An RNA with a sequence from Bifidobacterium angulatum: 54 nucleotides with solved positions. It is bound to s-adenosyl-l-homocysteine (SAH). Keywords: Riboswitch, SAH, SAM-VI, RNA, RNA BINDING PROTEIN-RNA complex. Sun et al. published it in Nat Commun in 2019: "SAM-VI riboswitch structure and signature for ligand discrimination". Released in 2020, the model rests on X-ray diffraction data to a resolution of 3.11 angstrom. The PDB entry is titled "the wildtype SAM-VI riboswitch bound to SAH".
[PDB]
RNA sequence: GCAUUGUGCCUCGCAUUGCACUCCGCGGGGCGAUAAGUCCUGAAAAGGGAUGUC
Ligand code: SAH
Numbered sequence: 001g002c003a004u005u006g007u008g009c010c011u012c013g014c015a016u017u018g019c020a021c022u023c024c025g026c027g028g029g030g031c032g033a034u035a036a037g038u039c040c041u042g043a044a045a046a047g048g049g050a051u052g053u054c
Stems, first nucleotide, its partner, number of pairs: 001053005008031007039048003
Other pairs, nucleotide, nucleotide, family: 006032tWW007037cSS008036cSS023038tWS031033cHS033035tWS034037tHH043045cWH
C1' cells in the first nucleotide's frame, strides 16, 4: 500500500425522553489517536488494534 476484521471516537441529516453496566438507529463523511474502547497483550495496573499479502 491493498484485503478481511475486533474495539471504540468525531461530525452532518433524519430519527430518538431512552434504566445501563448482556452496551452498535438509519444514512453521508472523517478516524490508532490511548480520545475512547464492551476488543487485545500482562498477571500486573499499566499498556495496545489484529490476521493476511507485496
Ligand atoms: N468498525 C467500524 C469501522 C471499521 S473500518 C464500523 O462501523 O463497523 C476500519 C477503519 O476504521 C480503520 O482502518 C480506521 O479507518 C478506522 N478505525 C476503526 N477503529 C479505530 C480506532 N479505534 N481508532 C482510530 N481509527 C479507527